[PDB]
The RNA (AbiF ncRNA) from an uncultured Prevotellaceae bacterium has 49 modelled nucleotides. It comes from the structure "PbAbiF dimer bound to ncRNA". It holds a match to the Rfam family "abiF RNA". Rfam describes the family as follows. Actinobacteria, Bacteroidetes, Clostridia, Proteobacteria, one Clostridia phage. The family's RNA type in Rfam is small RNA. The 2025 paper behind the entry is "Reprogrammable RNA-targeting CRISPR systems evolved from RNA toxin-antitoxins". It was solved by cryo-EM to 3.56 A. The sample was in a buffer at pH 7.9.
Context: bound to proteins that are not shown
RNA sequence: CUAGAACCCGCCAAGCCUCUCAACGAUGCUCAAAUGUGCGGGUCGUUUU
Numbered sequence: 001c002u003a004g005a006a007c008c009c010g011c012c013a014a015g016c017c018u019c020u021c022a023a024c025g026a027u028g029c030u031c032a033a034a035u036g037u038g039c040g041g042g043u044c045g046u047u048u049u
Stems, first nucleotide, its partner, number of pairs: 004044001007042005012036001014030003020026002
Other pairs, nucleotide, nucleotide, family: 003046tWS006043cWW015033cWS017026tWH019028cWS021023tHS021027cWS023027tWH029032cHS
C1' cells in the first nucleotide's frame, strides 16, 4: 500500500521425528522444532442493496 508489503500451486538448498508410514529415516513435515527473506508458474478489473 485495498492490482498488493496480496492470494494460490509446484520445484530447490538444509534439517528433524510433532504427525503418518512395511520401511526408522522417507512413502512424512517446512504454518511441529529448525530456517532461506530461494526460484518459476497461475488466477484476481475494484457498488446484484